Solved structure of RNA from Ruminococcus sp. XPD3002, 51 nucleotides shown. The structure was determined by electron microscopy at 2.86 angstroms resolution and released in 2025. It was solved together with CasRx. It comes from the structure "CasRx-crRNA binary complex". The entry also models magnesium ions. Chen et al. published it in Nucleic Acids Res. in 2025: "Mechanistic insights into Cas13d enzymes from cryo-EM structures of CasRx and DjCas13d".
[PDB]
Context: bound to proteins that are not shown
RNA sequence: AACCCCUACCAACUGGUCGGGGUUUGAAACGCCAACGAACAUCAUGACAGC
Numbered sequence: 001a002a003c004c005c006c007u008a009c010c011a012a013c014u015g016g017u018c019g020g021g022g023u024u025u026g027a028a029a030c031g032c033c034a035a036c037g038a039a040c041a042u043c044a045u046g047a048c049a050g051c
Base pairs, nucleotide, nucleotide: 002025003022004021005020006019008017009016010015
């Protein structure tokens, strides 16, 4: 950004400006934990051997 809700100004109101809210929307609340994402960050230095 998409979807829903609310105060104030305007609007067929199947729409907009300034901003807020939503774990009761969608892979989707916060701090984590993770992912996109690549030599990749371990229970064990590395290389070699073992299948």